[PDB]
Context: bound to proteins that are not shown
RNA sequence: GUCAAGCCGAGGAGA
RNA sequence: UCUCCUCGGCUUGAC
Numbered sequence: 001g002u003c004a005a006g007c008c009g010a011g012g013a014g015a
Numbered sequence: 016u017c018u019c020c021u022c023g024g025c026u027u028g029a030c
């Protein structure tokens, strides 16, 4: 410098 | 409560 995965929270719109 | 969209933070791993 690049990529993948997972988790956490938040906001906006609609219904 | 559900859908869509957006944002940030954390962990792991790989190239």
Base pairs, nucleotide, nucleotide: 001030002029003028004027005026006025007024008023009022010021011020012019013018014017015016
Other pairs, nucleotide, nucleotide, family: none
This is an experimental structure of RNA with a sequence from Mus musculus, with 30 nucleotides shown. The work is reported in "Molecular basis of autoimmune disease protection by MDA5 variants" (Singh et al., Cell Rep, 2025). Ions in the entry include zinc. The structure was determined by cryo-EM at 3.97 A resolution and released in 2025. Protein in the same entry: Interferon-induced helicase C domain-containing protein 1. Entry title: Cryo-EM structure of the A946T MDA5-dsRNA filament.